[PDB]
This is an experimental structure of RNA (3'UTR) from Bombyx mori, with 39 nucleotides shown.
The PDB entry is titled "Structure of R2 with 3'UTR and DNA in binding state".
It was solved together with Reverse transcriptase-like protein.
The organism belongs to Bombyx, within Eukaryota.
The structure was determined by cryo-EM at 3.6 angstrom resolution and released in 2023.
The work is reported in "Structural RNA components supervise the sequential DNA cleavage in R2 retrotransposon" (Deng et al., Cell, 2023).
The reconstruction used 89,089 particles.
Keywords: R2 complex, RNA BINDING PROTEIN/RNA/DNA, RNA BINDING PROTEIN-RNA-DNA complex.
Context: bound to proteins that are not shown
RNA sequence: GUAGAUCAG
RNA sequence: CUGAUCCAAUUUCGCCGG
RNA sequence: CCGGCGAUGAAA
Numbered sequence: 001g002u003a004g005a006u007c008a009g
Numbered sequence: 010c011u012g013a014u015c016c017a018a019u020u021u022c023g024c025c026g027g
Numbered sequence: 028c029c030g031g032c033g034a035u036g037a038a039a
Base pairs, nucleotide, nucleotide: 004015005014006013007012008011009010021034022033023032024031025030026029027028
Other pairs, nucleotide, nucleotide, family: 001012cWH020035cWH
C1' cells in the first nucleotide's frame, strides 16, 4: 500500500 | 512500494435502472 | 459514482 487490521522487507 | 497471517474477507459478467 | 434482479448453482 490492502475491504480492515497485524507481522515483516 | 512488495510478501505473508487473521477472529475479517461476495470475486466476475450481463441487465433494469438511477 | 447509487439501488434492485439474473448468471456466476456436481451426479443419482